[PDB]
RNA sequence: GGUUCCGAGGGUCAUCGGAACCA
Numbered sequence: 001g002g003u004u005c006c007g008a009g010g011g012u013c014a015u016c017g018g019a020a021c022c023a
Stems, first nucleotide, its partner, number of pairs: 001022008
């Protein structure tokens, strides 16, 4: 700088988070 695995979260609004690793 960024990918990915899994889970959590609200009740007119959906998103977010822990961890490992890549260049």